[PDB]
Background:
This is an experimental structure of RNA, with 27 nucleotides shown. The PDB entry is titled "How CCA is added to the 3' end of immature tRNA without the use of an oligonucleotide template". It was solved by X-ray crystallography to 3.2 angstroms. Protein in the same entry: tRNA nucleotidyltransferase. The 2004 paper behind the entry is "Mechanism of transfer RNA maturation by CCA-adding enzyme without using an oligonucleotide template". Crystallisation conditions: pH 7.0, VAPOR DIFFUSION, HANGING DROP, temperature 295K.

Context: bound to proteins that are not shown
Order: sequence, then structure tokens, then C1' cells
RNA sequence: GCGGAUAUCCGCAC
RNA sequence: GCGGAUAUCCGCG
Repeated sequence: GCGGAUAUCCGCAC
Repeated sequence: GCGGAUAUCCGCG
């Protein structure tokens, strides 16, 4: 330099 | 479920 992972807040599907 | 924002971990360096 990126490649993924996890939480909270937001927004969308009617 | 998907997208954005914040916080945090793992990897190839």
C1' cells in the first nucleotide's frame, strides 16, 4: 500500500 | 439484507 473481519449510529427496500 | 459514517481487530506487506 491494499485485502478481508467485527460492533454502534445513520439511510434505503413498503 | 444492502449502502454510507464512526469505532476496533486480523492478514500481505